[PDB]
Context: one part of a larger RNA, bound to proteins that are not shown
RNA sequence: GAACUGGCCGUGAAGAUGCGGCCUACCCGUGGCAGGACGAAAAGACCCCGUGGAGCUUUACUGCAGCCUGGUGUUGGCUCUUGGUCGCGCCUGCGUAGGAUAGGUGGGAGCCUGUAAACCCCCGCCUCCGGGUGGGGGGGAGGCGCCGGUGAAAUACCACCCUGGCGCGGCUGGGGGCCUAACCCUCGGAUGGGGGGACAGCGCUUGGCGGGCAGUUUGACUGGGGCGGUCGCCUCCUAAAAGGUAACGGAGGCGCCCAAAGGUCCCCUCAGGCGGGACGGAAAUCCGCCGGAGAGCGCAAGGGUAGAAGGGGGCCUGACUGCGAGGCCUGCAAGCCGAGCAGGGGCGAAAGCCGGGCCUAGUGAACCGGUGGUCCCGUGUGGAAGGGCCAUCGAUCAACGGAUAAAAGUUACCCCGGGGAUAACAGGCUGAUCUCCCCCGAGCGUCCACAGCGGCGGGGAGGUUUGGCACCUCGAUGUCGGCUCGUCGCAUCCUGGGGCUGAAGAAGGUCCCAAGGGUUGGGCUGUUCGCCCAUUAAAGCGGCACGCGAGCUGGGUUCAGAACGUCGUGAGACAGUUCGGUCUCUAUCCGCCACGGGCGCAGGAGGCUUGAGGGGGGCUCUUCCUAGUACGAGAGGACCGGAAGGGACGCACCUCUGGUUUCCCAGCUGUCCCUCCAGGGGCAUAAGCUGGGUAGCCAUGUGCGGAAGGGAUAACCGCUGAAAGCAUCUAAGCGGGAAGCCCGCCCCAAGAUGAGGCCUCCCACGGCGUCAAGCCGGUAAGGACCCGGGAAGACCACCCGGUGGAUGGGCCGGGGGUGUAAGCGCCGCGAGGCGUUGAGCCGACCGGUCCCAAUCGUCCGAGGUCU
Numbered sequence: 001g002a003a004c005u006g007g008c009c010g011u012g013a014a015g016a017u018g019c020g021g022c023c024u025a026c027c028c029g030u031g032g033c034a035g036g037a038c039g040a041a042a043a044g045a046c047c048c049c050g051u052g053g054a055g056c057u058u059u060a061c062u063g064c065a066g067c068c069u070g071g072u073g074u075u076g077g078c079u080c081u082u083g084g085u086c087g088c089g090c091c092u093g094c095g096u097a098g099g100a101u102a103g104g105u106g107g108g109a110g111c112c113u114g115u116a117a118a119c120c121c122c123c124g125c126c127u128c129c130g131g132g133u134g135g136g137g138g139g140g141a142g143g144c145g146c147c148g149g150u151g152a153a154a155u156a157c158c159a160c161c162c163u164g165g166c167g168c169g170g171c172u173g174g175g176g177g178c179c180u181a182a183c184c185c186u187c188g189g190a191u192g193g194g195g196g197g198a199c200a201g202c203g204c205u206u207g208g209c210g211g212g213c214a215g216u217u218u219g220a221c222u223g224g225g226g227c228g229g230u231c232g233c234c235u236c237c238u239a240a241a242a243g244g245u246a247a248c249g250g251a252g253g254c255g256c257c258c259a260a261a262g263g264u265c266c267c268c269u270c271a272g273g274c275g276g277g278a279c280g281g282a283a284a285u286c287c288g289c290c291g292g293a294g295a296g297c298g299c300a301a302g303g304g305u306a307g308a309a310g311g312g313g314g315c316c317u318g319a320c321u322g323c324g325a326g327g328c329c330u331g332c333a334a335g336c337c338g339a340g341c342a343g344g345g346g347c348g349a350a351a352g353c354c355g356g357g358c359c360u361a362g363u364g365a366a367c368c369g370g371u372g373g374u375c376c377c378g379u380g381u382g383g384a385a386g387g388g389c390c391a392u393c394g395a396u397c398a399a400c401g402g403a404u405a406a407a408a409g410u411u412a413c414c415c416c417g418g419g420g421a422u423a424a425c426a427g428g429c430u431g432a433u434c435u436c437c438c439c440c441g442a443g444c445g446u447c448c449a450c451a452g453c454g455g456c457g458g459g460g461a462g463g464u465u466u467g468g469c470a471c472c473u474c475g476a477u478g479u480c481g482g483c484u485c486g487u488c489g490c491a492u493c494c495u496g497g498g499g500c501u502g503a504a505g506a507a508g509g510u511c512c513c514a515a516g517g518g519u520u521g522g523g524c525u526g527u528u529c530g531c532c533c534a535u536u537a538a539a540g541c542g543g544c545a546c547g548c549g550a551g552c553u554g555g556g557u558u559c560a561g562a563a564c565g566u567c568g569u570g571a572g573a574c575a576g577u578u579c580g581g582u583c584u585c586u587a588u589c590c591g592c593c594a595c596g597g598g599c600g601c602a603g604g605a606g607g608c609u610u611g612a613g614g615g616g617g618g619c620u621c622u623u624c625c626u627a628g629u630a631c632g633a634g635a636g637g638a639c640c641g642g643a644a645g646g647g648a649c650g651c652a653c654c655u656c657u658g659g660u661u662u663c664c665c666a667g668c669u670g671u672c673c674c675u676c677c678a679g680g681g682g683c684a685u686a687a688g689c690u691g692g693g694u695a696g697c698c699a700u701g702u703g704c705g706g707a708a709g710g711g712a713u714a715a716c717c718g719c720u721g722a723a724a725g726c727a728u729c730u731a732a733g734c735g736g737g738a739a740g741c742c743c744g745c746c747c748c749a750a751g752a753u754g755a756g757g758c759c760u761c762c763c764a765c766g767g768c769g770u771c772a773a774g775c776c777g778g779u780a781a782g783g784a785c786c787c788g789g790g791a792a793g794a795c796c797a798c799c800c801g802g803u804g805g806a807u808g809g810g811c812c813g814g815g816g817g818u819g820u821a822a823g824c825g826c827c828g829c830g831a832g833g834c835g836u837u838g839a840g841c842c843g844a845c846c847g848g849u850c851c852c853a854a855u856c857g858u859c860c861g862a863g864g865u866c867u
Stems, first nucleotide, its partner, number of pairs: 003017001006023005026598008035590003040584001047419004052415002054411004060216005066209003070205005076179009086169001089166003093162001100155001103161005110144003119138001124133003183196005219231003228248001232254006255400001256298001257357002262316007270294001272290005296305002299362001301360003320343004326337003332401001345354003368394007376387002426473001427471001428469003432466001434462006443453002480555001481553003485547001486544005493518003496513006520534005561579001563577002565574003599751001603762007613748004619647007631636001649705005657699004664692005669684006709743003716736003782860004786802005807853003810849005817841002823836005
Other pairs, nucleotide, nucleotide, family: 002018cWW005589cWS008020cWW011016tWH014427cSS014428cSS030794tWS034587tWS037550tWH038472tHS038545tWS044046tWS047224tSS048422cWS051403tWW057570cSS058060cWH058569cWS060407cSS061211tHH065210tHS069206cWW076181tWS088167cWW088168cWW092163cWW094127tWS094130cWW097102tWH097150cSS098100tHS098154tWS099148cWH101131cHS102151tWS108156tWS109145tSS113141tWS114116cSS116139tWS116140tWS117140tHS117142tSS118139tHS120137tWW120138cWW121137cWW123135cWW149155tWH150154tWH151153tHS180198tWH181197tSS181198tWS182197tHS183200tWS188189tSS190192cWS210212cHS216407tWS217408cWH218409cWH234300tWS238247tWS239246tHH240245tWW252300cSS253361tWS255363tWS255398tHS257261tWS258261cSS260317tWH269308tWH270295cSS271291tHH279284tWH280284tHS281282cHS293306tHS295308tWW304309tWS305308cSS308310tHS314347tSS318344cWH318354cSS321355cWH322355cWH324339tHS325338tHS329334tWW341355tWH348350tHS348351tHS364395tHS364397tHS364402tSS365397tWW366395tWH378385tHS404406tHS409571tSS411413cHS419474tWS420424cWH422474tHS423474tWH425477cWW431432cHS431433tHS431463tWS431466cHS433463cWW433465cWW440456cWW441454tWS441455tHS442454tWS444449tHS445451tHS448502tWW449453tWS462464cHS462491tWS463465cHS470471cHS478583tWW484548cWW490515tWS492494cHS494537cSS495739cWH496738cSS497715tSS504631cSS504635tWW505630cHS505636tSS513714cSS514739cWS515516cHS515517cHS518538tSS519539tSS519540cWH525529cWS535539tWH536538tHS548551cHS554583tHS560581tHS562578cWW568570tHS568571tHS587589cHS595795tWS595796tWS600755tWS602865tWS603862cSS604781tSS610750tWH611749tWS611752tHS612749tHS626640cWW628629cHS628637tWS629638tWW630637tWS632634tHS648706cWW654699tHH656701cWS665840tSS675677cHS692817cSS693843cWS694844cWH699700cSS708744tHS712740cWW713738tWH714737tHS715737tHS719733cWW720730tWH720732tWS721731tHS722728tWH723727tWH724726cHS750752cSS751753cWS753755cHS762780cSS763864cWW764863cSS765773tHH767776cWW769774cWS777863tWH781861tHS788807tSS792797cWS801854tSS805850tWW805854tHS806851tWH807850tWH816842cWS819838tWS819839tHS821839tHS822837tWH828830tHS850852cHS850853cWH
C1' cells in the first nucleotide's frame, strides 16, 4: 500500500488480524465506549552526529571604526627658556680602625720655605657640618713626609688617568611667551570690525588603545555525551609453541646520555655461602676454601653474556669519505642487517679487527628561512643582487603522518541536515543489586540446636528496585502524581480449614491449605511513600507500556518571563530553590455495550417451552443463650450448638420519609398594552421573583438477597492392612475434612447450522420446465403495510387498540395541588376587612361516556426434494 482486518498461549527485529497450535466465530448494519490497530497530526523541540548555521560574551585570534600620539603639508613673523650629549675650564671623592674627607695605579726620600713656616682671624668655592680647597692679611723660622701606630690599602711631593658636579660653548631635542597675515568663530550685509591663532581643523605617514563592530577558530577516542583519562616511541603479558592480532585489558619505561660509556691490542673474572678477621652494621678493604653464573653490563623490561658484551692498562679517533651485492619489515615512506671494492687512516708481530656504543626507546615528512662551502644559473654584455647543489641549523608541529604564520566561550532566544548507527521513557535480554525460601546448625532459648530463633558460610526462585547491555521504536512508543474503570497473581492483611507451640483458658506466635468475598474516613506534602488523627474483622503485597491523558486532570518535571542563593570577568549556568505559563467538536478497522435487518433451521404458521452453554452472586461484625459452666490459685474465660441485631454491598420499588415537578395554583415588583375603573395579557431565562406542588423519575426512603442443602476434595485426622512374624492412613480397598471446587439460587440462552421439544392451526397440482417447484399468479392458516397509542423506545424493535372499538383527545365523576376566583353586597376617608366560599382554577393519576379521531383498503404468504 491493498484487505476477504477475531481470542489465547507461543514465535518472530525483543509488543502480530497476517507465522504455529489451539479456541471462538452465520451475513449486513444502527446508536454508543474508547483498550488496540506501537491510532492521526508535525522528516523529535530532549539526546548525539555534521570538521552544518546563526544570536550573544570575553584578558580566544585577526582586523576595522573611533579616540590618543610622533613626523610632515596647509605654516608665517619675534622672543625666552631649558634637557641629552661631547670638549676645553675649574672642581669633586669620608663604612670601621686610624693624627683624619685614605678615588685607582705607578714614581717616591725626600720638599715646602726671604717668590715668607707654625699659630690667628677677615671672603671665595665645596661640604657627609667634621672638615676640605683655593687665595690672601697679620705674623716672622720653622712645617710636611720617611720612621711609628691604625688599617685591606698610607700619608711629603710627581704624573697619568677614573666618579660625579658646576660653568661657556658647538651638535641635537623638548615648552612657554608676544605678534598677524594664513586658517576658525563671530558683528543690524563686512573690500570692513571684533575674538581665537599658526594652535585648532583638514591631507599623507608612525606607533598606541580599541567586542563599539566584523570575519572566524574553539580536536579525536569514548560501552550516549559531558567530566576524568588518553593520543608518538620502548619492554613484558594477554597472543591460542612461525609472523601478526583488539578492548577506557594487566604491569613498567623513553623525549637522554658517553671523548670515554668509542676503535684496537694485552691482561684480569663475579655474586654470594662458610671460615678467619684493627676500627669493622648484617656487604668497606683482606686471607682460605666452596661457588658456572644467581654478580656486572649508565637508566624500563625482556633477550643475551665470563670460550665476555663484564673489570684494568697502552696507543688511538673507523662517532671515516666515495659506494654498496644481497636481504629483513612493509599499503604509501619510512625502519633495519650488510658482505664486498676504492681513497686515506687506527691498533696488532701477525691472523686480523674498526663505517660509534651487548641489543631492542632517547623522536618529527614536507614547506619557509639561517650559516658554511660549491662556482652550476644569473634576464642585451661583464659584475653584482637573488637562486641552485653539498653540509648543517631553527618543531612538547607531544592532538607526536604534522589543517593557518596566526584562535576561546555561550545559547532555556535558538535553527537545518541526519540517527533508533546513540542517551532519557516503556519493552526486551541479564539478574550484580532487590524481594522471597531453602541447606548447614556456632549459639540463644532455666533445662533443651530446630516453640520461636540461626553465627560463619552454601544452593535457589522471582523479575516489582537500582543498574548493565544498546535489540524494535528519534518521517515521534506523551513523561510523575491524582481521578475513573477495572482485571489478574499469591509470595494471604482480614475472613474459612488445619499441624506444632515455651498451646491451662482467653489472647498470641509459627508453618501448611485457601483469594470466594472483603480490605474505612481524615490532617500534612504535587507526591508515590511515609508520619500522624479516629476507627476496623482487616486497614495485604505485586502485575497489566512503574494498567489506564484519541478517558479527565495538569499539582511535580523539561520551552520562552522574573527573582534568590551559587558558579562564571562575561554571555550564561545549576538532578538547587521561587511566581507564571495554549494537553488538538468528527472513531475507518479490531475490541467492548446495547438495538436491529437478512437468510438459515429440508411443508408453511400462531403459541408455550427444554437448557447445552454463559453470566450474576459469594462479605463480615457485635450482643445474648449454653455458661460466669470445661480450664484457672486468681484475674480472667472458650469449644460445639442456638438466637437477635448491625455495617458495607447488590436487585427492585415509591406505600411512607425526603427530592425534583419550565406553567398545576397562589402571592409580588417595574413597565407596555387590552378598555377608563375593575379584571387580565406580554416582558424583566432559555421560569421575571416568592411560597407551594400530583403523576413520573428518584435516595436520604422501602422491601428482598449473600443462603440452606447435596456432591467431590486441600492441608490435615483416621479405619482395615501387607511388603518388612512388629509398625505404618497406602501398596489393594473405606472414611472424616475448608468462606475454596461442582450443583443448587437469580438472569440470558436452540445461529446449541449438534438450529431441540410440546399444543393448536392451514393444507393440496390449479398452469407448467429435466414432473413436487428446479414454477408463475391468485391462495390457505397466518403476516406485514396504514392508523390510534404505550411506565416500550434514539431509530428499529417490543406491547396494546383500530367503530364487532374505550387506544388517544375531549366531556363527566373522583383523586391530587393550590388555599376562600370573579361579581355583588356590608364596614372603613383610604390601604383594606368581613360575607356569599374550602370558593375558583385546576398536567400527567383512578375510572366512566363513542362527542372527535383509529375512514376506506392493499400487498405478501402452502402447495412440502430422500430409505
23S RIBOSOMAL RNA, nucleotides 2018 to 2897: 867 nucleotides with solved positions. The 2013 paper behind the entry is "Structure of EF-G-ribosome complex in a pretranslocation state". Entry title: Thermus thermophilus Ribosome. An Rfam search finds the family "Bacterial large subunit ribosomal RNA" in it. Rfam links the family to the GO terms ribosome and structural constituent of ribosome. Rfam 15.1 lists 51,934 matches to the family in 10,816 species. Among the 53 different proteins in the entry, which are not shown, are 50S RIBOSOMAL PROTEIN L5, 50S RIBOSOMAL PROTEIN L23 and CHAIN K. Crystals were grown from: 0.1M MES PH 6.5, 5.8-6.8%PEG20K, 30-120 MM KCL AND 0.8-2.5% GLYCEROL. The structure was determined by X-ray diffraction at 2.95 A resolution and released in 2014.